Shown are 38 nucleotides from a PDB entry: RNA with a sequence from Archaeoglobus fulgidus DSM 4304. The organism belongs to Archaeoglobus fulgidus, within Archaea. The depositors describe the entry as "Crystal structure of Archeoglobus fulgidus L7Ae bound to its cognate UTR k-turn". Crystallisation conditions: 0.01 M Magnesium Acetate, 0.05 M MES pH 5.6, 2.5 M Ammonium Sulfate.

[PDB]
Context: bound to proteins that are not shown
RNA sequence: GCCGAUGAAUGCAUGAAGC
RNA sequence: GCCGAUGAAUGCAUGAAGC
Numbered sequence: 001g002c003c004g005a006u007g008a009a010u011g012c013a014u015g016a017a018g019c
Numbered sequence: 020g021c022c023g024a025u026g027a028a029u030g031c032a033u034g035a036a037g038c
Base pairs, nucleotide, nucleotide: 001038002037010032011031012030013029018021019020
C1' cells in the first nucleotide's frame, strides 16, 4: 500500500466447482 | 480459456487481522 467488525486469520463441518 | 482434491463454491462457530 491493499483488504478487513457490512467480519481478517482460525476452528469445525462440507467436498467440485468457481471465474 | 484460467483456476481447482496439494481443496471450488458452501454452512456454522468465532472476532482482528490477512496479503